[PDB]
C1' cells in the first nucleotide's frame, strides 16, 4: 500500500 | 445497510 475481522465513533 | 475515522488483529 491492500482486504478482510472484532469494537468504537461520526457521517448517510 | 454502506462509507470513513480510530483502536487491536489476521491474511497478501
Ligand atoms: P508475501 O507476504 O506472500 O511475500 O507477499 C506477496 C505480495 O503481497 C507482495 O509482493 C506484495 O505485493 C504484497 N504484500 C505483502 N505484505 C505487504 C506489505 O507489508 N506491504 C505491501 N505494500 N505489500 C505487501
Nucleotide at each position: 500500500a491492500g482486504a478482510c475481522u472484532u469494537a468504537a465513533g461520526u457521517c448517510u
An RNA structure, in which 24 nucleotides are resolved. Keywords: RNA, monomer, cooperativity. It is bound to GUANOSINE-5'-MONOPHOSPHATE (5GP). It comes from the structure "Cooperativity and Downstream Binding in RNA Replication". The 2016 paper behind the entry is "Unusual Base-Pairing Interactions in Monomer-Template Complexes". Crystallisation conditions: 10% MPD, sodium cacodylate, spermine tetrahydrochloride, strontium chloride.